[PDB]
Context: bound to proteins that are not shown
RNA sequence: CAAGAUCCUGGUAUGCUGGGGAGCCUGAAAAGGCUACCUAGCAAGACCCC
RNA sequence: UGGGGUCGCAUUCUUCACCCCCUCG
RNA sequence: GCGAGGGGGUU
DNA sequence: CCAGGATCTTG
Numbered sequence: 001c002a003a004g005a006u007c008c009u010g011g012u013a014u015g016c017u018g019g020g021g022a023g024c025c026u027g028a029a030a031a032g033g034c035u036a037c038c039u040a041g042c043a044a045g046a047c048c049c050c
Numbered sequence: 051u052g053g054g055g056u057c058g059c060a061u062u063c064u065u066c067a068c069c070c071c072c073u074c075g
Numbered sequence: 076g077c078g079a080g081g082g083g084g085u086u
Numbered sequence: 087c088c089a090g091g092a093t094c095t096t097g
Stems, first nucleotide, its partner, number of pairs: 004094008015042006022035005045057006068083004073078001
Other pairs, nucleotide, nucleotide, family: 001097tWS002096tWW003095cWW021022cHS021036cWH027030tHS043058tWS044058tHS067084cWW072079cWW074077cWW075076cWS
C1' cells in the first nucleotide's frame, strides 16, 4: 500500500405457478396450443400492533 | 377481518437434561 | 429469575 | 447481474 475474502444493505432483469390476453396456429359444439406481454405471489409460516 | 410492521434456508450433536459465557429486567 | 443470544458435554 | 458499505489481514 491496492486488490481480493467473507458477508451486509439496497436494487434490477428473467424464470416458475395462479389469474389474463395482443398476434399467430388448430378445433370449431367449446376451448386447446405457441410466442410475447400484463398482473398477483415467490420458501411453509411465526410473532406482534390495530 | 382484513390491514399494516418485523422475523422465517447462518451459527453442522434437533428437542429434552446438565454446565459455562454474554445481554435485559 | 427471566427471557433471549452463544458455547461445551469425556465412552 | 448492478453499486457500495464494513471488517480482516496480507503486507
Shown are 97 nucleotides from a PDB entry: RNA (Single Guide RNA (86-MER)) from Acidothermus cellulolyticus 11B, together with DNA.
It comes from the structure "Structure of Acidothermus cellulolyticus Cas9 ternary complex (Post-cleavage 1)".
The entry is indexed under Cas9, AceCas9, Crispr, Post-Cleavage 1, RNA BINDING PROTEIN, RNA BINDING PROTEIN-DNA-RNA complex.
The 2023 paper behind the entry is "Coupled catalytic states and the role of metal coordination in Cas9".
Released in 2023, the model rests on electron microscopy data to a resolution of 2.58 A.